[PDB]
Context: bound to proteins that are not shown
RNA sequence: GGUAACUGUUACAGUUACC
RNA sequence: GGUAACUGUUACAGUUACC
Repeated sequence: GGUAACUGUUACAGUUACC
Repeated sequence: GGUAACUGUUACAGUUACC
C1' cells in the first nucleotide's frame, strides 16, 4: 500500500538488438 | 560505455474496474 491491472516522471540491477 | 525497447525493484504523481 483497500484489491487488481495499468500510465507519466526518476533511479538502480539486468536482458535483447545495434555501435 | 552509448542508442532504443523491455524485465525486476524503487521514489513521486495519477488513471480505470470493483454495489
Entry title: Specific dsRNA recognition by wild type H7N1 NS1 RNA-binding domain. The RNA has 38 modelled nucleotides. Crystallisation conditions: 100mM CHES, 30% PEG400. Released in 2020, the model rests on X-ray crystallography data to a resolution of 1.75 angstroms. The work is reported in "Structure and Sequence Determinants Governing the Interactions of RNAs with Influenza A Virus Non-Structural Protein NS1" (Wacquiez et al., Viruses, 2020). The entry also contains Non-structural protein 1, not shown here.